[PDB]
């Protein structure tokens, strides 16, 4: 890094995104543990 989880702030945690992003909305947080 990668696959499933676990954690894990918001209006919703939740699908991408962790001041990035579909950013013209809320947030600013989680970051160990198992497989490769």
């Nucleotide at each position: 890094g990668g696959c499933g989880c676990g954690a894990g702030g918001a209006a919703g945690g939740u699908g991408g995104u962790c001041u990035g992003a579909g950013g013209a909305g809320g947030u600013c947080a989680c970051u160990g543990c198992g497989c490769c």